RNA sequence: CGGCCGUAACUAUAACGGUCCU
Numbered sequence: 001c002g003g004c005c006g007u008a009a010c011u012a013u014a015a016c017g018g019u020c021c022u
Base pairs, nucleotide, nucleotide: 002020003019004018005017006016
C1' cells in the first nucleotide's frame, strides 16, 4: 500500500477497456 471515465441478454452490478499519478 490511489483516483476519474465508458462497458454484456430486463434492469442493477461489470469480469473488460481507457486514462491520470505513484